[PDB]
Context: bound to proteins that are not shown
Parts: sequence; C1' cells; structure tokens
RNA sequence: CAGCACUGAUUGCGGUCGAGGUAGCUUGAUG
Repeated sequence: CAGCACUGAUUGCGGUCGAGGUAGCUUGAUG
C1' cells in the first nucleotide's frame, strides 16, 4: 500500500520501490 481471503485476517498469498546476482535468485524499504 494493485488485489484475493485459499492455511490460523491480534495474518498468509501476493504487489510497488531499492540494492545485491552466474543465474533457472536473496532481501532493505515498504498496508
């Protein structure tokens, strides 16, 4: 903070910005 609510919305899925990379990828910032 596009949108969902499929697994517990006193929160998962996922989105945008930023960096990092050999990539068949991590996240920092982010409702």
Notes:
This is an experimental structure of RNA, with 31 nucleotides shown. The 2006 paper behind the entry is "Structure of an RNA polymerase II-RNA inhibitor complex elucidates transcription regulation by noncoding RNAs". Released in 2005, the model rests on X-ray crystallography data to a resolution of 3.8 angstrom. Sample source: synthetic oligonucleotide containing four 5-bromo-uridine (5BU) residues.